[PDB]
RNA sequence: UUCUGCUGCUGAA
RNA sequence: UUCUGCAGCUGAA
Numbered sequence: 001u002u003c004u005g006c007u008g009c010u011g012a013a
Numbered sequence: 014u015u016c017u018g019c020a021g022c023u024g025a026a
Base pairs, nucleotide, nucleotide: 001026002025003024005022006021007020008019009018011016012015013014
Other pairs, nucleotide, nucleotide, family: 004023cWW010017cWW
């Protein structure tokens, strides 16, 4: 640096 | 319920 998993604060529908 | 923005705990490369 890229890509998952779990999560938080929010926004649009 | 779907999608964006910001963020946390991690995993693979």

This is an experimental structure of RNA, with 26 nucleotides shown. Crystals were grown from: 0.4 mM Oligonucleotide, 50 mM HEPES pH 6.5, 0.5 mM Spermine tetrahydrochloride, 10% MPD.